[PDB]
About this RNA:
The depositors describe the entry as "Complex structure of CCA-adding enzyme with tRNAminiDC and CTP". tRNA (33-MER): 33 nucleotides with solved positions. Crystallisation conditions: 50mM HEPES, 20% PEG 3550, 0.2M Tri-lithium citrate, 80mM (NH4)2SO4, pH 7.5, VAPOR DIFFUSION, temperature 297K. Ions in the entry include sulfate and magnesium. Keywords: protein-rna complex, TRANSFERASE-RNA COMPLEX. It was solved by X-ray crystallography to 2.5 angstrom. The entry also contains CCA-adding enzyme, not shown here. The work is reported in "Complete crystallographic analysis of the dynamics of CCA sequence addition" (Tomita et al., Nature, 2006).
Context: bound to proteins that are not shown
């Protein structure tokens, strides 16, 4: 860096979002030889 599981803050969109589109904190695993 990318991928998987988790906590917490927001923005946007929507009749209606924890549940779609994203953003900032952050904990833990895996891959690459």
């Nucleotide at each position: 860096g990318g991928c998987c599981c988790g906590g917490g803050g927001c923005g946007g969109u929507u009749c209606g979002a924890u549940u779609c589109c994203g953003c900032c904190c952050u904990g833990g695993g895996c891959c690459a030889c």